[PDB]
Context: bound to proteins that are not shown
RNA sequence: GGAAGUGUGUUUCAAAGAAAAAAAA
Numbered sequence: 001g002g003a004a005g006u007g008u009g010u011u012u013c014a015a016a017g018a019a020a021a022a023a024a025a
Base pairs, nucleotide, nucleotide: 001013002012003011004010
């Protein structure tokens, strides 16, 4: 910094990604 939560000023992921469609479990 992105996304969130609430016994907290908390957690998580993280400096490019993306390589049928349609299903099962």
An RNA structure (SSU-8) from Toxoplasma gondii, in which 25 nucleotides are resolved. The entry is indexed under Toxoplasma gondii, parasite, mitochondrial ribosome, SSU, large subunit, RIBOSOME. It was solved by cryo-EM to 2.52 angstroms. The entry also models magnesium and zinc ions. Among the 64 different proteins in the entry, which are not shown, are Putative ribosomal protein S8, mS75 and Putative 30S ribosomal protein S16. The sample was in a buffer at pH 7.4. Entry title: Cryo-EM structure of the small subunit of the mitochondrial ribosome from Toxoplasma gondii. Shikha et al. published it in Nat Commun in 2025: "Numerous rRNA molecules form the apicomplexan mitoribosome via repurposed protein and RNA elements".